[PDB]
Context: one part of a larger RNA, bound to proteins that are not shown
C1' cells in the first nucleotide's frame, strides 16, 4: 500500500417470484375430429 | 370438402383474485421493570384518653461484698 | 460454678442560692450548694384512620409499563384427558357471584408450536422506487508466505514479475484383507484341432 | 474302472526310516 | 461298532 | 460308528410378567 | 413374538482332561 | 524282534479334511525406485601452436671507463737484482641506451583499454648472453640451477567419451475440496550418540456380547485386615561427634 | 594410680 | 598435708544422607456369595494312614442361601471384550509443590500432576506456556477474570481511617532493593506526681 | 503531670552511567493514591431459551 | 392407498 | 347447486419423525470435483464448434457447474453405466521463452 467485519453515498446493469386468471368485439395465424 | 371444436399473437373496454411491508391488537415462549398481598414462626415497637408509684430514683448499665 | 440477697452510683430543668462579677465560643459562662418530676422509668384500663402495627425467614396470590422469536401443517393420536361456559343426575364442606368431587349432555380453550384487520407497493410493465455488481468512504481489527525447529513478524535460509513444464510409478517374489467361480480337490502348462482368419496377436475346443 | 506338472489331502527324524483310538 |  | 467335562447360540414340553 | 422357572438338544469358541504318530530320555532286551 | 513297557520329555503333529485360480489395495524386498544434488574409482584415446629441458641449422648486442701479460727506452748497482716514462689491450672487469625483466609508490585502474593493462622508479647488455625456424620426451608419465613448479586462461596427478541416471544415516521440494478420528518426543538391544529394530501411544476391517435403569466394569469413596521407617522426636537408651562445672575413693 | 614435701 | 590430673558416680550446652527405643499426614494392597457358598448319603483310586475308612480329591444324588429395592455407597457402567493389517514418532520445553550439583544463572540434572508443543476466544496497554474459559452458522438474556476521570463500555458512586515527597503512590508471573537511622505524623504496651 | 523506656502502620535518608521517555499515556492531593465496607453498573467464540447445517444413535414404514 | 381447500353460480 | 385453479406422495446406502454432540500439526480413512483417450447409450453444430475477454435479481458451505454480450471460423461432447493414464502446482539459488 492491499485486507477482514458492517454499514452508507454514488455509478452501471436488471423483471424468470418482484399485481390482474377471465369476459366481449375484431383482426393475423397454426392444429384436432365428425 | 362442410361442421364442430382447441390454441397462439395485435388493438380496443371491463372485470375479480393473489403476494410483499409497515402499523395496530389477540395468544404461545423466553426477559426487562413497579407496587402490593393470606396464613405462621422469630425477648420488636410506638400513640390517644385517666389514674397512680419510687427520688441519684426507675426498664436498663456500672463498681464492690 | 449457677441461684439468690445487700450496699454505693447511674436524670438535667428554660427553677433557687454564694462565690468570679460579664468573667462565656454560646440570645451566657467557671467552682460549691439546693429543690422538681415538668422531662425520662414503671404499674392498672381500652383504646388503634391523632399516630404506631417494623424487620428477617417459611408458606400462598396478584398487578403498571415493556423488548425478541412464531419451528411444523397430523388419510384418521391436535385423538384421548385437561381447562371453560351454560343447563343438569346425586354427596360433601371450606357455608361460598373462581367451594369442591368429568358420579348426563352440547359448546368452547386456557388443551392441540400464530392469527387477524386496515393502508401500502398500485388500477405499475422498469422511473429517481424494489433486487443485484462494482467504486470510495467512516467505527473496530489485521507484523511475510514456505522450511528446519522447544521456540519464527524476525539482526535465520528460498523468494525481481508472468505464462507453459515439474516429483510414490513399473516388473517380479511373498503376506493380509475383500469380492467371484468351483471344492477333496483345484489351475486345460508348452503343444494341438477347428466350415478360427478385415477386425481375429481376439474369441471357441481338447487326444475316439 | 481314462497315471504330464504345480500346490493341497500327514507328519517327524542327522538318518536307514518309521507313521496317527480299532474291530468290540 | 456306518 | 464318529473320545470326555464346564458355560454357551437354536430346537421340545409345562408354569409366569408383558 | 419379547424376557423369566422348570424341563428337552448341544454349533461356532474359550479353558482343561485323555488316546494316538515321529524324535530323545529311563526300565527290559533276541 | 513284526522289539515290548503307565512311565516322563519335545514337535511348525493327529482326533470325520478348506484349499486352488483370480480381480484390486496397502506393509516390507530388489532394481535409477518419490526428484534433483558429490569429494572419489576405472577402461580407452588427443595434446609439447603456450612453457619446462636437450639437439641441428642461422641472426643480434649505438656509446663511454679501467688498464693484465708481453715489448722499448733511461737510471741505479760488485753480483743478485730494484726504480721511473712510453707501448700494449686481459678480464663469467665498470657506466649506460636498445633488447631481456620486475625492486617501490603498497601510485592508476579495479562494470578496466586489459580474464595482470597503464605512468613514474628500478635490474640487466661479452656472457652460466639474447631471438627464430626445425626435431626429441606423454599423464602416477615427461621435464625442474627445485617454488609441489611447468605440461594450450586447466596440475598435491591434464583434457576428451564411457562404466553411469555409480553411492549418500545428509540440505531442497513434492500440484483439487468437504467430512470423521487423532500421537509422540519414554523404554530394550545396536562400530551405537544427526541412524536402525522393537515395545508403547494412533487409524482402518472383522467377529464375539450387552441393549432386561441388569451384570461384567471404576485414576472414586464406605466397612475389615495387612505392609512402611519419611517429616518429627531423641542425646539422661546403642553408635559417632560435642561444652562445663559437682561428689567420691 | 601420675605429681612439686 | 595440699596442683594439676587420671579412674569411678549421678548430672548439664550443643548435633548426623552415609545413627536409631519411638514414630504421623499423604500414597499403596486384598476381601465384600449363584459355572458359587452350607449340611448329608453314595460311588472311584495304583495316592496317604496304624486303618478295604484314617484322610484327601474327583464324581453322582438329596435338601437350601438375600434379591422385585439388586449379599455396602455411587455411576450418560456395553463408547465393552478379542484377533488382523499398517502409519507417525523415539533432539523436546515450561509452572507450582518435592529435590541434587553450584556464589549464582533465561546454568546443568531427577520426582508428582497440569499445560505448550498441536490452539485460537475475553483479560494482563504489549507478550508460544499467567487468570477466566476450549471454538458448526445465527437472533435474544444473563454472566466470569477483571473493571467503572478521559483514552475505552460501565460511579468524578457511597461509608470508614491513613499518607504531603525540592526524585510521592499506583495490586499474581512481572520486569529489583539492604543493614543501619527520624525530636515528621497516628495508634498501642509498660514504668515512675 | 511532667520525665521515660519500647512496639508497627504511612511518610523521609540510606539510593551513582552513559541517544530523550515512560504507574501504557494524559494526569491525579475534599485522590483519580494505601487498607476495609455497601450497592448499582460495564463486559466473552463459556452458560440459558429459539431456528437452521453435518455426525452419531433412536422410534418406525414392503396393502 | 385415499380427496382436501379456494374462486365463480 | 354447474365452472376454474393447486396437490392427490411410496426410490431401502430410500422415506417421516425425536435426542445428543461439532478444537486439532504428524498421521489415517470416507465421499464428491475437475483432465487427455476407450466401449456402450443419446446428442449440439455456416440459421456459427472448440479457444478467448468481460460479465450473471443464477445454483452450490466447497473445488466447481451453468447462463449472456462480444470476437472466432471449424469441429464438440455424453452425469446412462463402466475402462484406462506420461490425471490437478506459489516455491526446488527449479528448466525454456518473454517483460
Nucleotide at each position: 500500500a492491499c485486507g477482514g467485519a458492517u454499514u452508507a453515498a454514488g455509478a452501471g446493469a436488471g423483471a424468470a417470484a418482484a399485481c390482474a386468471a377471465g369476459u366481449a368485439a375484431a383482426g393475423a395465424g397454426g392444429g384436432g375430429a365428425a | 370438402a362442410u361442421u364442430c371444436u382447441c390454441u397462439u399473437c395485435u388493438u380496443u373496454a371491463u372485470u375479480a383474485a393473489a403476494a410483499g411491508a409497515a402499523a395496530c391488537a389477540u395468544c404461545a415462549g423466553u426477559g426487562a421493570u413497579u407496587a402490593a398481598u393470606u396464613u405462621a414462626a422469630u425477648u420488636u415497637c410506638a400513640a390517644u384518653a385517666a389514674a397512680g408509684c419510687a427520688a441519684u430514683c426507675c426498664c436498663c448499665u456500672g463498681a464492690a461484698a | 460454678u449457677u441461684g439468690u440477697u445487700u450496699u454505693c452510683a447511674c436524670u438535667u430543668u428554660c427553677u433557687c442560692c454564694c462565690c468570679g462579677c460579664a468573667c462565656u465560643a454560646a440570645u451566657g459562662u467557671g467552682g460549691g450548694g439546693a429543690a422538681a418530676a415538668c422531662u425520662g422509668g414503671c404499674u392498672u384500663u381500652a383504646u388503634u384512620u391523632c399516630u404506631u402495627c417494623a424487620a428477617u425467614u417459611a408458606u400462598u396470590u396478584u398487578u403498571u409499563u415493556u423488548g425478541c422469536u412464531g419451528a411444523g401443517g397430523a388419510a384418521u393420536u391436535u385423538u384421548a384427558a385437561a381447562a371453560u361456559u351454560a343447563u343438569u343426575u346425586g354427596a360433601a364442606u371450606u357455608u361460598u357471584u373462581c367451594u369442591u368431587c368429568u358420579u348426563a349432555u352440547a359448546a368452547u380453550u386456557u388443551a392441540a408450536g400464530u392469527u387477524g384487520u386496515u393502508u401500502c407497493u398500485a388500477u405499475a410493465c422498469a422511473g429517481u422506487a424494489c433486487u443485484u455488481u462494482c467504486u470510495u468512504a467512516a467505527c473496530c481489527c489485521a507484523c511475510u508466505c514456505g522450511u528446519c525447529u522447544u521456540g519464527a513478524a524476525a539482526c535465520a535460509c528460498g523468494g525481481a514479475c508472468c505464462a507453459a513444464g515439474g516429483a510414490g510409478u513399473c516388473u517380479a517374489g511373498c503376506a493380509a484383507a475383500u469380492g467371484u467361480g468351483c471344492a477333496a480337490g483345484u489351475g486345460u502348462a508348452u503343444a494341438u484341432g477347428a466350415u478360427u482368419c478385415u477386425u481375429u496377436a481376439a474369441a471357441c475346443a481338447u487326444u475316439u | 474302472u481314462a497315471u504330464a506338472c504345480g500346490c493341497a489331502u500327514a507328519a517327524u527324524u542327522a538318518a536307514u526310516g518309521u507313521a496317527a483310538u480299532a474291530u468290540g | 461298532u456306518c | 460308528c464318529a473320545u470326555u467335562g464346564u458355560a454357551g447360540a437354536u430346537u421340545u414340553g409345562u408354569g409366569g410378567u408383558g | 413374538c419379547c424376557c423369566c422357572a422348570c424341563u428337552u438338544u448341544g454349533c461356532a469358541u474359550a479353558c482343561a482332561a485323555u488316546a494316538c504318530c515321529g524324535g530323545u530320555a529311563a526300565g527290559c532286551a533276541a | 524282534a513284526u522289539g515290548c513297557u503307565u512311565u516322563a520329555u519335545u514337535g511348525a503333529g493327529u482326533a470325520c479334511g478348506a484349499g486352488c485360480a483370480u480381480a484390486u489395495u496397502u506393509g516390507g524386498u530388489a532394481g535409477g525406485a518419490c526428484c534433483c544434488g558429490a569429494g572419489a574409482g576405472g577402461c580407452u584415446u588427443u595434446g609439447a601452436a603456450c612453457u619446462a629441458a636437450g639437439c641441428g641449422u642461422g641472426a643480434u648486442g649505438a656509446g663511454a671507463u679501467u688498464g693484465a701479460a708481453g715489448u722499448c727506452a733511461g737510471a741505479c748497482g760488485a753480483a743478485a737484482g730494484u726504480c721511473u716514462g712510453a707501448u700494449g689491450g686481459a678480464g663469467g672487469a665498470u657506466c649506460g641506451a636498445g633488447u631481456u625483466g620486475a625492486u617501490a609508490c603498497u601510485g592508476a585502474c579495479g562494470u578496466g583499454c586489459a580474464a595482470a593493462u597503464c605512468g613514474u622508479u628500478c635490474a640487466u647488455u661479452u656472457c652460466a648472453a639474447u631471438c627464430a625456424c626445425g626435431u626429441u620426451u606423454a599423464g602416477g608419465g615427461g621435464c625442474g640451477a627445485a617454488a609441489g613448479a611447468c605440461u594450450a586462461a586447466u596440475c598435491g596427478a591434464a583434457a576428451a567419451g564411457c562404466c553411469u541416471a555409480u553411492u549418500a544415516g545428509c540440505u531442497g521440494g513434492u500440484u483439487a475440496u468437504u467430512u470423521u478420528c487423532g500421537a509422540a518426543a519414554g523404554a530394550u538391544c545396536u562400530c551405537u550418540c544427526a541412524g536402525g529394530a522393537u515395545c508403547g501411544c494412533u487409524g482402518g476391517a472383522g467377529u464375539u456380547g450387552a441393549u432386561u435403569a441388569a451384570u461384567a466394569u471404576a485414576a472414586u469413596u464406605u466397612u475389615a485386615c495387612c505392609a512402611g521407617g519419611u517429616a518429627g522426636a531423641g542425646a539422661u537408651a546403642a553408635u559417632g561427634a560435642u561444652u562445663a562445672g559437682a561428689g567420691g575413693a | 594410680c601420675a605429681g612439686g614435701g | 598435708c595440699c596442683u594439676u590430673g587420671a579412674c569411678c558416680u549421678a548430672u548439664u550446652c550443643u548435633c548426623a544422607a552415609a545413627c536409631u527405643c519411638c514414630c504421623a499426614a499423604u500414597a499403596g494392597g486384598u476381601a465384600a456369595a449363584a459355572a458359587g457358598g452350607g449340611c448329608g448319603a453314595a460311588a472311584u483310586a495304583a495316592c496317604u494312614c496304624a486303618a478295604u475308612u484314617u484322610g484327601u480329591a474327583u464324581u453322582u444324588c438329596a435338601c437350601u442361601c438375600a434379591u422385585a429395592u439388586u449379599a455396602a455407597a455411587u455411576a450418560a457402567a456395553a463408547u465393552a471384550a478379542c484377533u488382523c493389517c499398517a502409519a507417525g514418532u523415539g533432539g523436546g520445553c515450561c509452572a507450582u509443590u518435592u529435590u541434587u550439583g553450584g556464589u549464582a544463572a533465561g546454568c546443568a540434572g531427577a520426582a508428582c500432576u497440569g499445560g505448550c508443543g498441536a490452539u485460537g476466544a475475553g483479560g494482563g496497554a504489549u507478550g508460544c506456556u499467567c487468570c477466566u474459559a476450549a471454538c458448526g452458522c445465527u437472533u435474544g438474556g444473563a454472566u466470569a477474570a477483571g473493571g467503572u476521570g478521559c483514552c475505552u463500555a460501565a460511579a468524578u458512586a457511597u461509608u470508614c481511617g491513613c499518607u504531603c515527597a525540592u526524585g510521592a503512590g499506583a495490586u499474581c508471573c512481572c520486569a529489583u532493593a539492604a543493614a543501619a537511622g527520624g525530636u515528621g505524623u497516628u495508634g498501642g504496651u509498660u514504668c515512675a506526681u | 503531670a511532667u520525665g521515660a523506656a519500647c512496639u508497627a502502620g504511612c511518610c523521609c535518608u540510606g539510593a551513582a552511567a552513559a541517544u530523550g521517555g515512560a504507574u501504557g499515556g494524559c494526569g491525579c492531593u475534599a485522590a483519580a493514591g494505601c487498607g476495609g465496607a455497601u450497592u448499582a453498573c460495564c463486559g466473552a467464540u463459556a452458560c440459558c431459551a429459539a431456528g437452521c447445517c453435518a455426525u452419531a444413535a433412536a422410534a418406525a414404514g414392503a396393502a | 392407498a385415499g380427496a382436501a381447500a379456494a374462486a365463480a353460480u | 347447486u354447474u365452472u376454474u385453479u393447486u396437490u392427490u406422495a411410496g426410490a431401502a446406502u430410500c422415506u417421516u419423525u425425536u435426542u445428543a454432540u461439532g478444537a486439532g500439526u504428524a498421521g489415517a480413512a470416507a465421499a464428491u470435483c475437475g483432465u487427455g483417450g476407450g466401449g456402450u447409450u443419446u446428442g449440439u453444430g455456416u440459421u456459427g464448434a472448440a479457444g478467448c475477454g468481460a460479465a450473471a435479481u443464477a445454483c452450490g458451505u466447497g473445488a466447481g457447474u451453468u447462463u449472456u454480450c462480444g470476437u472466432g471460423g471449424a469441429a464438440c461432447a455424453u452425469c446412462u453405466c463402466c475402462c484406462u493414464a506420461g490425471u490437478g502446482c506459489a516455491g526446488a539459488u527449479c528448466u525454456u521463452g518473454g517483460u
This is an experimental structure of RNA (28S ribosomal RNA, nucleotides 433 to 1591) from Plasmodium falciparum 3D7, with 999 nucleotides shown. It was solved by cryo-EM to 2.46 A. The entry has 74 different proteins, among them Small ribosomal subunit protein eS1, 60S ribosomal protein L3 and 60S ribosomal protein L39. An Rfam search finds the family "Eukaryotic large subunit ribosomal RNA" in it. Its Rfam clan is "LSU clan". Primary citation: Go et al., Structure (2025), "Antimalarial drug artemisinin stabilizes PfRACK1 binding to the ribosome". The sample was in a buffer at pH 7.4.